About this RNA: Shown are 74 nucleotides from a PDB entry: RNA (tRNA-Val) from Escherichia coli. Released in 2025, the model rests on cryo-EM data to a resolution of 2.2 angstroms. Primary citation: Dey et al., Nat Commun (2025), "Basis for selective drug evasion of an aminoglycoside-resistance ribosomal RNA modification". Ions in the entry include magnesium and zinc. Entry title: E. coli 70S ribosome complex (N1-methylated 16S A1408 + arbekacin). NCBI's taxonomy places the organism under Bacteria, Pseudomonadati, Gammaproteobacteria, Enterobacteriaceae, Escherichia. The entry has 49 different proteins, among them 50S ribosomal protein L24, 30S ribosomal protein S12 and 50S ribosomal protein L27. Rfam match: tRNA. On this family, see Hou, Trends Biochem Sci 1993: "The tertiary structure of tRNA and the development of the genetic code". Its family is annotated with triplet codon-amino acid adaptor activity in the Gene Ontology. Rfam describes the family as follows. Transfer RNA (tRNA) molecules are approximately 80 nucleotides in length. Their secondary structure includes four short double-helical elements and three loops (D, anti-codon, and T loops). Further hydrogen bonds mediate the characteristic L-shaped molecular structure. tRNAs have two regions of fundamental functional importance: the anti-codon, which is responsible for specific mRNA codon recognition, and the 3' end, to which the tRNAs corresponding amino acid is attached (by aminoacyl-tRNA synthetases). tRNAs cope with the degeneracy of the genetic code in two manners: having more than one tRNA (with a specific anti-codon) for a particular amino acid; and 'wobble' base-pairing, i.e. permitting non-standard base-pairing at the 3rd anti-codon position. It is annotated as a transfer RNA.
RNA backbone atom coordinates (compact mmCIF):
# COMPACT_ATOMS: atom_id res chain seq x y z
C1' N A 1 0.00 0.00 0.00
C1' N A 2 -4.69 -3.48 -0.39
C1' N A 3 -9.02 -5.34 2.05
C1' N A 4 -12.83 -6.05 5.94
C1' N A 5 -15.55 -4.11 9.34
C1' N A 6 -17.69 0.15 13.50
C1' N A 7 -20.63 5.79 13.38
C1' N A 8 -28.00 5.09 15.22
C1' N A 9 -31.60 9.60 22.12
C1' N A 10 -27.20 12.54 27.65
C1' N A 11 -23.94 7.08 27.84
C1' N A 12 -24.47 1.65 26.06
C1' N A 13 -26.87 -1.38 22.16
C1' N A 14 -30.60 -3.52 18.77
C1' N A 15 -32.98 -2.40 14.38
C1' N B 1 -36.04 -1.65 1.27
C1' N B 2 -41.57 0.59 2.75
C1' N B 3 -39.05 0.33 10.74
C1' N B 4 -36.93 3.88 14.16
C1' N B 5 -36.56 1.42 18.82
C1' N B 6 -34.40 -1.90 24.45
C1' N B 7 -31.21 -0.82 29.27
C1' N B 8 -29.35 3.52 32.28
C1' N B 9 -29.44 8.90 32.57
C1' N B 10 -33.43 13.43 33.23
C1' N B 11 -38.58 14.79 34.48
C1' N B 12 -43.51 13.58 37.08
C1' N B 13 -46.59 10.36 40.06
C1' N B 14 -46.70 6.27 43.99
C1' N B 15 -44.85 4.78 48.76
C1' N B 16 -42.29 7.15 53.33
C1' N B 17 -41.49 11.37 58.73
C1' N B 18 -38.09 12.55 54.78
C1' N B 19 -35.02 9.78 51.52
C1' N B 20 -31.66 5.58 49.18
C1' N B 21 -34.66 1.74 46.69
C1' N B 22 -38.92 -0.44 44.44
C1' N B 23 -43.22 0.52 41.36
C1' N B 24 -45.93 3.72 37.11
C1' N B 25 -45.32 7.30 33.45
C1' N B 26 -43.26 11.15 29.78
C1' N B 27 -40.15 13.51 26.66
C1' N B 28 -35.46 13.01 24.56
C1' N B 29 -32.91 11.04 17.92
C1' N B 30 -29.88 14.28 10.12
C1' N B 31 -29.83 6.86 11.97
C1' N B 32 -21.38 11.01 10.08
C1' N B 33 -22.10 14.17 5.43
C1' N B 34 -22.38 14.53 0.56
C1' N B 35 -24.08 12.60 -4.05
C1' N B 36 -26.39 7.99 -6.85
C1' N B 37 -30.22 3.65 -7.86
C1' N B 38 -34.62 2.38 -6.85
C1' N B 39 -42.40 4.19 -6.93
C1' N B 40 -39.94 4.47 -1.90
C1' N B 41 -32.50 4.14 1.48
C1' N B 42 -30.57 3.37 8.85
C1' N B 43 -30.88 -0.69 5.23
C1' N B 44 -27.99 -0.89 -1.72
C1' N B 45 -23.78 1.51 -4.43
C1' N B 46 -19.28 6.02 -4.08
C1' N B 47 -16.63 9.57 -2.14
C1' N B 48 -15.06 12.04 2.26
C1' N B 49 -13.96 12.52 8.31
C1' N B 50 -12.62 9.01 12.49
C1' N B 51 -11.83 4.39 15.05
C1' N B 52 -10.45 -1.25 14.90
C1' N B 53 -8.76 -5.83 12.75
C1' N B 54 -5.95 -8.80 9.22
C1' N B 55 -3.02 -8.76 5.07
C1' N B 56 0.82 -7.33 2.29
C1' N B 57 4.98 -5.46 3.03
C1' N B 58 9.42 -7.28 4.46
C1' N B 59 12.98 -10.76 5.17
RNA sequence: GGGUGAUUAGCUCAG
RNA sequence: GGGAGAGCACCUCCCUCACAAGGAGGGGGUCGGCGGUUCGAUCCCGUCAUCACCCACCA